[PDB]
RNA sequence: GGCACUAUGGGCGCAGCGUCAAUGACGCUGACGUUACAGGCCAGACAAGAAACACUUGUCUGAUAUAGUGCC
Repeated sequence: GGCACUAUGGGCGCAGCGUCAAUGACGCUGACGUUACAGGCCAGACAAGAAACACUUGUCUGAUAUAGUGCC
C1' cells in the first nucleotide's frame, strides 16, 4: 500500500487528571454512562464575507478522513 470488521458530534452527568488559583474556575481524557437532538471527519466544484492566495461561512457533489484490530 490492499481487504475486512470496529470506532468517530453536541450537550448532560460520571469518574480520573491537571493548571492557575486557593479550594475557585476552566480545561484535558475516557469502546465511561446518558440523551433531547443531531452531527463530526477528508477532498473537489461553486458563492459570499471590505477576500485572486490564505482564512472563515454557506450550497452542491462524491465519498473520504482518521485511528484500532486482524489478514494480505
Molecule: Rev Response Element
Organism: Human immunodeficiency virus 1